[PDB]
RNA sequence: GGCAUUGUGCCUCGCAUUGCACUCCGCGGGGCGAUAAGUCCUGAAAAGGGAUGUC
Ligand code: E7X
Repeated sequence: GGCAUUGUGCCUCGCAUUGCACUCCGCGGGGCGAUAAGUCCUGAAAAGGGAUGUC
RNA backbone atom coordinates (compact mmCIF):
# COMPACT_ATOMS: atom_id res chain seq x y z
O5' G A 1 0.07 4.20 1.27
C5' G A 1 -0.59 2.96 1.35
C4' G A 1 -0.73 2.26 0.00
C3' G A 1 -1.97 1.38 0.00
O3' G A 1 -2.97 1.85 -0.89
C1' G A 1 0.00 0.00 0.00
P G A 2 -4.30 1.93 -0.08
O5' G A 2 -5.02 0.55 0.29
C5' G A 2 -5.56 -0.31 -0.71
C4' G A 2 -6.15 -1.58 -0.12
C3' G A 2 -7.15 -1.42 1.01
O3' G A 2 -8.45 -1.08 0.56
C1' G A 2 -5.60 -3.11 1.58
P C A 3 -9.37 -0.16 1.49
O5' C A 3 -9.60 -1.06 2.79
C5' C A 3 -10.39 -2.24 2.72
C4' C A 3 -10.40 -2.97 4.04
C3' C A 3 -10.75 -2.14 5.27
O3' C A 3 -12.13 -1.83 5.39
C1' C A 3 -8.88 -3.48 5.76
P A A 4 -12.58 -0.45 6.07
O5' A A 4 -12.65 -0.81 7.62
C5' A A 4 -13.31 -1.98 8.06
C4' A A 4 -12.99 -2.26 9.50
C3' A A 4 -13.06 -1.05 10.42
O3' A A 4 -14.38 -0.71 10.80
C1' A A 4 -11.04 -2.20 10.82
P U A 5 -14.76 0.85 10.93
O5' U A 5 -14.01 1.29 12.26
C5' U A 5 -14.36 0.65 13.48
C4' U A 5 -13.33 0.88 14.55
C3' U A 5 -13.02 2.33 14.85
O3' U A 5 -13.99 2.95 15.65
C1' U A 5 -11.01 1.17 14.59
P U A 6 -14.63 4.36 15.20
O5' U A 6 -13.61 5.43 15.77
C5' U A 6 -13.06 5.27 17.07
C4' U A 6 -11.64 5.78 17.15
C3' U A 6 -11.41 7.21 16.72
O3' U A 6 -11.87 8.16 17.67
C1' U A 6 -9.71 5.86 15.83
P G A 7 -12.02 9.71 17.26
O5' G A 7 -10.62 10.32 17.71
C5' G A 7 -10.28 10.43 19.08
C4' G A 7 -8.89 10.98 19.26
C3' G A 7 -8.63 12.33 18.63
O3' G A 7 -9.11 13.40 19.42
C1' G A 7 -6.88 10.87 18.06
P U A 8 -10.04 14.53 18.76
O5' U A 8 -9.01 15.37 17.89
C5' U A 8 -7.87 15.91 18.51
C4' U A 8 -6.90 16.40 17.49
C3' U A 8 -7.49 16.94 16.21
O3' U A 8 -8.47 17.98 16.18
C1' U A 8 -5.84 15.52 15.57
P G A 9 -8.38 19.37 16.94
O5' G A 9 -8.99 20.32 15.80
C5' G A 9 -8.23 21.33 15.16
C4' G A 9 -7.40 20.88 13.96
C3' G A 9 -7.88 21.24 12.56
O3' G A 9 -7.74 22.62 12.26
C1' G A 9 -6.92 19.08 12.53
P C A 10 -8.80 23.39 11.33
O5' C A 10 -8.36 23.05 9.85
C5' C A 10 -7.11 23.51 9.36
C4' C A 10 -6.89 23.07 7.94
C3' C A 10 -7.98 23.44 6.95
O3' C A 10 -7.88 24.80 6.57
C1' C A 10 -7.34 21.21 6.60
P C A 11 -9.15 25.61 6.02
O5' C A 11 -9.51 24.91 4.65
C5' C A 11 -8.61 24.99 3.57
C4' C A 11 -9.11 24.21 2.38
C3' C A 11 -10.51 24.52 1.89
O3' C A 11 -10.58 25.73 1.14
C1' C A 11 -10.18 22.18 1.92
P U A 12 -11.92 26.61 1.14
O5' U A 12 -12.95 25.78 0.26
C5' U A 12 -12.65 25.42 -1.08
C4' U A 12 -13.67 24.45 -1.59
C3' U A 12 -15.11 24.84 -1.31
O3' U A 12 -15.60 25.82 -2.22
C1' U A 12 -14.79 22.58 -0.74
P C A 13 -16.85 26.76 -1.85
O5' C A 13 -18.13 25.86 -2.12
C5' C A 13 -18.41 25.32 -3.41
C4' C A 13 -19.64 24.47 -3.33
C3' C A 13 -20.78 25.09 -2.54
O3' C A 13 -21.54 26.00 -3.30
C1' C A 13 -20.43 22.88 -1.81
P G A 14 -22.52 27.08 -2.62
O5' G A 14 -23.67 26.24 -1.93
C5' G A 14 -24.86 25.89 -2.61
C4' G A 14 -25.76 25.07 -1.73
C3' G A 14 -26.38 25.80 -0.56
O3' G A 14 -27.50 26.57 -0.93
C1' G A 14 -25.51 23.74 0.18
P C A 15 -27.75 28.02 -0.29
O5' C A 15 -28.25 27.67 1.19
C5' C A 15 -29.50 27.03 1.38
C4' C A 15 -29.64 26.52 2.79
C3' C A 15 -29.46 27.53 3.89
O3' C A 15 -30.58 28.37 4.07
C1' C A 15 -28.31 25.54 4.46
P A A 16 -30.36 29.92 4.44
O5' A A 16 -29.83 29.87 5.95
C5' A A 16 -30.57 29.20 6.95
C4' A A 16 -29.71 28.88 8.16
C3' A A 16 -28.92 30.01 8.78
O3' A A 16 -29.69 30.88 9.60
C1' A A 16 -27.53 28.12 8.57
P U A 17 -29.35 32.46 9.71
O5' U A 17 -28.06 32.55 10.64
C5' U A 17 -27.99 31.92 11.91
C4' U A 17 -26.55 31.87 12.38
C3' U A 17 -25.81 33.20 12.42
O3' U A 17 -26.12 33.96 13.57
C1' U A 17 -24.44 31.56 11.40
P U A 18 -26.28 35.55 13.52
O5' U A 18 -24.78 36.09 13.45
C5' U A 18 -23.88 35.77 14.50
C4' U A 18 -23.04 36.96 14.89
C3' U A 18 -23.80 38.22 15.32
O3' U A 18 -23.12 38.81 16.43
C1' U A 18 -22.30 38.73 13.54
P G A 19 -23.58 38.52 17.94
O5' G A 19 -22.55 37.40 18.41
C5' G A 19 -22.98 36.14 18.91
C4' G A 19 -21.90 35.13 18.66
C3' G A 19 -20.52 35.50 19.17
O3' G A 19 -20.34 35.17 20.54
C1' G A 19 -20.36 34.76 16.93
P C A 20 -19.59 36.16 21.56
O5' C A 20 -18.06 36.21 21.11
C5' C A 20 -17.23 35.06 21.11
C4' C A 20 -16.06 35.18 22.07
C3' C A 20 -16.40 35.17 23.56
O3' C A 20 -15.33 34.56 24.26
C1' C A 20 -15.19 37.10 23.06
P A A 21 -15.52 33.13 24.96
O5' A A 21 -14.35 32.26 24.32
C5' A A 21 -14.48 31.73 23.01
C4' A A 21 -13.13 31.46 22.40
C3' A A 21 -12.09 30.89 23.34
O3' A A 21 -12.26 29.50 23.53
C1' A A 21 -11.14 32.66 22.10
P C A 22 -11.88 28.80 24.93
O5' C A 22 -10.31 28.62 24.83
C5' C A 22 -9.70 27.94 23.74
C4' C A 22 -8.23 28.28 23.64
C3' C A 22 -7.41 28.16 24.93
O3' C A 22 -6.95 26.84 25.16
C1' C A 22 -6.96 30.23 23.90
P U A 23 -7.08 26.16 26.60
O5' U A 23 -8.52 25.51 26.59
C5' U A 23 -8.68 24.19 26.08
C4' U A 23 -9.93 23.53 26.59
C3' U A 23 -11.24 23.91 25.88
O3' U A 23 -12.07 22.76 25.91
C1' U A 23 -11.46 24.32 28.17
P C A 24 -12.63 22.10 24.57
O5' C A 24 -12.52 23.28 23.50
C5' C A 24 -13.59 24.20 23.35
C4' C A 24 -13.51 24.94 22.04
C3' C A 24 -13.66 24.08 20.79
O3' C A 24 -14.38 24.81 19.81
C1' C A 24 -11.62 25.26 20.70
P C A 25 -15.85 24.36 19.38
O5' C A 25 -15.58 23.06 18.51
C5' C A 25 -15.02 23.19 17.21
C4' C A 25 -15.70 22.29 16.21
C3' C A 25 -17.17 22.01 16.44
O3' C A 25 -17.79 21.82 15.18
C1' C A 25 -15.95 19.98 16.54
P G A 26 -18.25 23.07 14.28
O5' G A 26 -19.82 22.89 14.22
C5' G A 26 -20.58 22.52 15.35
C4' G A 26 -22.04 22.60 15.01
C3' G A 26 -22.52 21.56 14.01
O3' G A 26 -22.77 20.32 14.62
C1' G A 26 -23.29 23.68 13.35
P C A 27 -22.44 18.98 13.82
O5' C A 27 -23.63 18.88 12.77
C5' C A 27 -24.98 18.81 13.21
C4' C A 27 -25.94 18.98 12.07
C3' C A 27 -25.64 18.15 10.83
O3' C A 27 -26.05 16.79 10.93
C1' C A 27 -26.04 20.37 10.17
P G A 28 -25.08 15.62 10.40
O5' G A 28 -25.36 15.57 8.84
C5' G A 28 -26.68 15.72 8.34
C4' G A 28 -26.69 16.13 6.89
C3' G A 28 -25.68 15.44 6.00
O3' G A 28 -26.07 14.12 5.67
C1' G A 28 -25.70 17.75 5.51
P G A 29 -24.99 13.02 5.24
O5' G A 29 -24.80 13.32 3.69
C5' G A 29 -23.50 13.40 3.17
C4' G A 29 -23.50 13.95 1.77
C3' G A 29 -22.16 13.80 1.08
O3' G A 29 -22.00 12.51 0.52
C1' G A 29 -22.85 16.03 0.91
P G A 30 -20.71 11.66 0.94
O5' G A 30 -19.57 12.33 0.05
C5' G A 30 -19.83 12.63 -1.31
C4' G A 30 -18.77 13.51 -1.93
C3' G A 30 -17.34 13.28 -1.48
O3' G A 30 -16.70 12.17 -2.10
C1' G A 30 -17.81 15.57 -1.35
P G A 31 -15.66 11.25 -1.27
O5' G A 31 -14.32 12.09 -1.33
C5' G A 31 -13.92 12.69 -2.55
C4' G A 31 -12.78 13.63 -2.33
C3' G A 31 -11.71 13.13 -1.39
O3' G A 31 -10.90 12.11 -1.95
C1' G A 31 -12.17 15.36 -0.88
P C A 32 -10.07 11.16 -0.96
O5' C A 32 -8.90 12.10 -0.45
C5' C A 32 -8.31 11.86 0.81
C4' C A 32 -7.40 12.98 1.21
C3' C A 32 -6.53 12.70 2.42
O3' C A 32 -5.33 12.02 2.05
C1' C A 32 -7.62 14.78 2.70
P G A 33 -5.02 10.51 2.53
O5' G A 33 -3.64 10.67 3.30
C5' G A 33 -3.45 11.74 4.21
C4' G A 33 -2.05 12.29 4.15
C3' G A 33 -0.96 11.24 4.28
O3' G A 33 0.23 11.68 3.62
C1' G A 33 -0.86 12.72 6.12
P A A 34 0.30 11.85 2.03
O5' A A 34 0.07 13.41 1.80
C5' A A 34 0.90 14.17 0.92
C4' A A 34 1.25 15.50 1.54
C3' A A 34 1.76 15.40 2.98
O3' A A 34 2.74 16.41 3.25
C1' A A 34 -0.17 16.75 2.93
P U A 35 4.14 15.96 3.93
O5' U A 35 4.45 17.04 5.06
C5' U A 35 4.22 18.43 4.86
C4' U A 35 5.46 19.16 4.41
C3' U A 35 5.24 20.60 3.95
O3' U A 35 5.53 21.55 4.97
C1' U A 35 6.26 19.34 2.20
P A A 36 4.51 21.90 6.17
O5' A A 36 3.38 22.80 5.49
C5' A A 36 2.14 22.22 5.13
C4' A A 36 1.01 23.21 5.17
C3' A A 36 0.58 23.68 6.56
O3' A A 36 1.29 24.83 7.00
C1' A A 36 -1.31 22.92 5.35
P A A 37 1.40 25.19 8.56
O5' A A 37 0.02 24.69 9.20
C5' A A 37 -1.03 25.59 9.50
C4' A A 37 -2.24 24.86 10.01
C3' A A 37 -2.13 24.29 11.40
O3' A A 37 -2.37 25.27 12.39
C1' A A 37 -3.05 22.66 9.95
P G A 38 -1.53 25.28 13.76
O5' G A 38 -2.13 24.04 14.54
C5' G A 38 -3.51 24.02 14.88
C4' G A 38 -3.94 22.65 15.31
C3' G A 38 -3.06 21.96 16.34
O3' G A 38 -3.28 22.41 17.66
C1' G A 38 -3.48 20.46 14.60
P U A 39 -2.09 22.24 18.73
O5' U A 39 -2.73 21.34 19.86
C5' U A 39 -3.04 21.92 21.11
C4' U A 39 -4.36 21.42 21.62
C3' U A 39 -4.71 19.97 21.26
O3' U A 39 -5.26 19.33 22.40
C1' U A 39 -6.47 21.42 20.62
P C A 40 -4.36 18.33 23.28
O5' C A 40 -4.21 17.03 22.36
C5' C A 40 -5.21 16.02 22.37
C4' C A 40 -4.83 14.83 21.52
C3' C A 40 -3.38 14.38 21.63
O3' C A 40 -3.15 13.54 22.75
C1' C A 40 -3.96 14.58 19.36
P C A 41 -1.80 13.67 23.62
O5' C A 41 -0.74 12.91 22.72
C5' C A 41 -0.97 11.57 22.31
C4' C A 41 0.13 11.10 21.42
C3' C A 41 1.54 11.41 21.91
O3' C A 41 1.99 10.48 22.88
C1' C A 41 1.34 12.05 19.65
P U A 42 3.26 10.81 23.83
O5' U A 42 4.50 10.72 22.85
C5' U A 42 4.86 9.51 22.21
C4' U A 42 6.12 9.70 21.42
C3' U A 42 7.24 10.39 22.18
O3' U A 42 7.94 9.55 23.08
C1' U A 42 7.00 11.40 20.06
P G A 43 8.58 10.17 24.42
O5' G A 43 9.55 11.31 23.89
C5' G A 43 10.76 10.99 23.21
C4' G A 43 11.63 12.21 23.13
C3' G A 43 11.75 12.97 24.44
O3' G A 43 12.72 12.41 25.32
C1' G A 43 11.19 14.48 22.71
P A A 44 12.40 12.33 26.89
O5' A A 44 12.13 13.85 27.24
C5' A A 44 11.72 14.27 28.52
C4' A A 44 12.08 15.71 28.69
C3' A A 44 11.97 16.52 27.41
O3' A A 44 10.63 16.83 27.03
C1' A A 44 14.08 16.89 28.36
P A A 45 10.05 18.32 26.89
O5' A A 45 10.99 19.05 25.83
C5' A A 45 10.63 20.32 25.32
C4' A A 45 11.83 21.20 25.08
C3' A A 45 12.05 21.65 23.64
O3' A A 45 11.11 22.60 23.14
C1' A A 45 14.07 20.83 24.49
P A A 46 11.37 24.19 23.03
O5' A A 46 12.51 24.35 21.93
C5' A A 46 12.92 25.63 21.46
C4' A A 46 13.53 25.56 20.08
C3' A A 46 12.69 24.80 19.06
O3' A A 46 12.96 25.30 17.75
C1' A A 46 14.72 23.66 19.38
P A A 47 11.78 25.36 16.66
O5' A A 47 11.74 23.88 16.07
C5' A A 47 12.62 23.49 15.02
C4' A A 47 12.81 21.99 14.99
C3' A A 47 11.68 21.17 14.39
O3' A A 47 11.68 21.15 12.97
C1' A A 47 12.32 20.20 16.43
P G A 48 10.30 20.95 12.17
O5' G A 48 9.98 19.39 12.31
C5' G A 48 10.97 18.41 11.99
C4' G A 48 10.72 17.11 12.71
C3' G A 48 9.42 16.41 12.39
O3' G A 48 9.44 15.70 11.17
C1' G A 48 9.68 16.46 14.72
P G A 49 8.18 15.82 10.18
O5' G A 49 7.11 14.83 10.81
C5' G A 49 7.36 13.44 10.87
C4' G A 49 6.38 12.75 11.78
C3' G A 49 4.93 12.73 11.33
O3' G A 49 4.67 11.73 10.36
C1' G A 49 5.03 13.31 13.62
P G A 50 3.45 11.89 9.33
O5' G A 50 2.15 11.61 10.21
C5' G A 50 1.88 10.32 10.73
C4' G A 50 1.18 10.41 12.05
C3' G A 50 1.05 9.12 12.84
O3' G A 50 2.26 8.73 13.45
C1' G A 50 -0.99 10.28 12.93
P A A 51 2.60 7.17 13.60
O5' A A 51 1.42 6.59 14.49
C5' A A 51 1.48 6.67 15.90
C4' A A 51 0.20 6.19 16.54
C3' A A 51 -0.08 4.70 16.48
O3' A A 51 0.72 3.96 17.38
C1' A A 51 -2.06 5.90 16.03
P U A 52 1.42 2.57 16.95
O5' U A 52 0.29 1.49 17.23
C5' U A 52 -0.18 1.32 18.56
C4' U A 52 -1.52 0.63 18.61
C3' U A 52 -1.64 -0.64 17.80
O3' U A 52 -1.01 -1.77 18.38
C1' U A 52 -3.50 0.71 17.36
P G A 53 -0.23 -2.82 17.43
O5' G A 53 -1.40 -3.73 16.84
C5' G A 53 -2.32 -4.36 17.72
C4' G A 53 -3.63 -4.70 17.04
C3' G A 53 -3.55 -5.63 15.84
O3' G A 53 -3.33 -6.99 16.17
C1' G A 53 -4.95 -3.82 15.32
P U A 54 -2.19 -7.84 15.41
O5' U A 54 -2.87 -8.23 14.01
C5' U A 54 -4.19 -8.75 13.97
C4' U A 54 -4.82 -8.55 12.61
C3' U A 54 -4.00 -9.04 11.43
O3' U A 54 -4.08 -10.45 11.23
C1' U A 54 -4.79 -6.87 10.97
P C A 55 -2.89 -11.24 10.48
O5' C A 55 -3.37 -11.28 8.95
C5' C A 55 -2.51 -11.74 7.92
C4' C A 55 -3.05 -11.42 6.54
C3' C A 55 -1.98 -11.23 5.46
O3' C A 55 -1.57 -12.44 4.86
C1' C A 55 -3.43 -9.37 5.46
C1 E7X B 1 -4.91 14.14 6.34
C2 E7X B 1 -6.14 13.89 8.69
C3 E7X B 1 -4.96 14.63 8.58
C4 E7X B 1 -7.93 12.84 9.24
N1 E7X B 1 -11.53 12.82 12.03
C5 E7X B 1 -12.51 13.10 11.03
C6 E7X B 1 -13.87 13.22 11.80
O1 E7X B 1 -14.87 13.83 11.26
C7 E7X B 1 -12.63 12.01 9.93
C8 E7X B 1 -11.75 10.72 10.12
C9 E7X B 1 -12.72 8.59 9.51
C10 E7X B 1 -10.55 9.19 8.64
C11 E7X B 1 -9.99 9.97 7.45
O2 E7X B 1 -9.93 11.23 7.73
C12 E7X B 1 -8.51 9.54 7.16
O3 E7X B 1 -8.49 8.54 6.21
C13 E7X B 1 -7.94 10.78 6.53
O4 E7X B 1 -8.24 10.63 5.07
C14 E7X B 1 -8.61 11.84 7.02
O5 E7X B 1 -13.95 12.72 12.99
C15 E7X B 1 -12.83 7.52 8.42
N2 E7X B 1 -11.90 9.74 9.01
N3 E7X B 1 -4.39 14.74 7.40
O6 E7X B 1 -12.12 6.54 8.49
N4 E7X B 1 -6.01 13.43 6.40
C16 E7X B 1 -6.66 13.28 7.57
N5 E7X B 1 -4.36 15.30 9.75
N6 E7X B 1 -6.94 13.59 9.71
N7 E7X B 1 -7.76 12.63 7.93